[PDB]
RNA sequence: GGACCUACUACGAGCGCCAUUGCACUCCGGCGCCACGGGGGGUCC
Numbered sequence: 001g002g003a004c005c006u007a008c009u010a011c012g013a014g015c016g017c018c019a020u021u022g023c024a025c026u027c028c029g030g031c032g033c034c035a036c037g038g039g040g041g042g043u044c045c
Stems, first nucleotide, its partner, number of pairs: 001045006008039002011037002014033002017030002
């Protein structure tokens, strides 16, 4: 640098449920579902 994994992580994305009719110019309501990407920890060539 490649491939085959994980009693790990929801950091990005993407789904539905609830609540929402709100006047701003820096900024993010709440659970749930999902490892597509990533991020760890691995076994190899």
Background: Shown are 45 nucleotides from a PDB entry: RNA. Method: X-ray diffraction, resolution 3 angstrom. The entry became public in 2021. The entry also contains U1 small nuclear ribonucleoprotein A, not shown here. The PDB entry is titled "Crystal Structure of Methyltransferase Ribozyme". The 2021 paper behind the entry is "The identification and characterization of a selected SAM-dependent methyltransferase ribozyme that is present in natural sequences". The entry is indexed under RNA, Methyltransferase, TRANSFERASE-RNA complex. Crystallisation conditions: polyethylene glycol 3350.